[PDB]
Context: bound to proteins that are not shown
RNA sequence: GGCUCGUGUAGCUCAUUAGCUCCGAGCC
Numbered sequence: 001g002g003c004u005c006g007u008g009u010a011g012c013u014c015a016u017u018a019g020c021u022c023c024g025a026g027c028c
Stems, first nucleotide, its partner, number of pairs: 001028006008022001010021004
Other pairs, nucleotide, nucleotide, family: 007008cWH007010cWH007011cWH013014tHS014015cHS
């Protein structure tokens, strides 16, 4: 930062299963 993940030794919630912030990590 571009790409991918994790709820996330990140959390809050509304509601929306989502939507608010962020990361941290991996690669090039």